[PDB]
Context: bound to proteins that are not shown
RNA sequence: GUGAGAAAGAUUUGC
RNA sequence: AAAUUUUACUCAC
Numbered sequence: 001g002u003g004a005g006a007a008a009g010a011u012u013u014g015c
Numbered sequence: 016a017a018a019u020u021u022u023a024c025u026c027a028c
Base pairs, nucleotide, nucleotide: 001028002027003026004025005024016022017021
Other pairs, nucleotide, nucleotide, family: 006009cWH009023tHH
C1' cells in the first nucleotide's frame, strides 16, 4: 500500500 | 506532552 471484520477510517457529517 | 476521554483497532496479502 491493497481486501475483509470491530455499531468504525477520512466524500468523514444529516436535512 | 498538549487547544486533554482525543492524540487508539484487528486479520490477511
Shown are 28 nucleotides from a PDB entry: RNA (5' cRNA end - cRNA loop (40-mer)) with a sequence from Tilapia lake virus. Method: electron microscopy, resolution 2.65 angstrom. The entry became public in 2023. The PDB entry is titled "Tilapia Lake Virus polymerase in cRNA pre-initiation state mode A (core only)". The 2023 paper behind the entry is "Structural and functional analysis of the minimal orthomyxovirus-like polymerase of Tilapia Lake Virus from the highly diverged Amnoonviridae family". It was solved together with Polymerase acidic protein (PA-like), Putative PB1 and RNA-dependent RNA polymerase.